The PDB entry is titled "Crystal structure of NAD-II riboswitch (single strand) with NAD". Shown are 48 nucleotides from a PDB entry: RNA with a sequence from Streptococcus parasanguinis. It was solved by X-ray diffraction to 2.64 angstroms. The work is reported in "Crystal structures of the NAD+-II riboswitch reveal two distinct ligand-binding pockets" (Peng et al., Nucleic Acids Res., 2023).
RNA sequence: GCGGCGUUGCGUCCGAAAGU
RNA sequence: GACACGGCCGCUUAAAAACAAAAGGAGA
Numbered sequence: 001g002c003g004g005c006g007u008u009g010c011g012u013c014c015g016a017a018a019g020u
Numbered sequence: 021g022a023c024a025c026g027g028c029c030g031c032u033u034a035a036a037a038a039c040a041a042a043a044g045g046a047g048a
Stems, first nucleotide, its partner, number of pairs: 001031005006025001010047001012046003019023002
């Protein structure tokens, strides 16, 4: 770099969404 | 159609756990 991983001290739903 | 994201793993495969708020949206 390319690809996988959407977990997160925000109690949460998302990050396939949402806001612009 | 455009507008964030530390780190972990793997090296053309899509597995394997584990993981960030001086990094995004919504609500708060």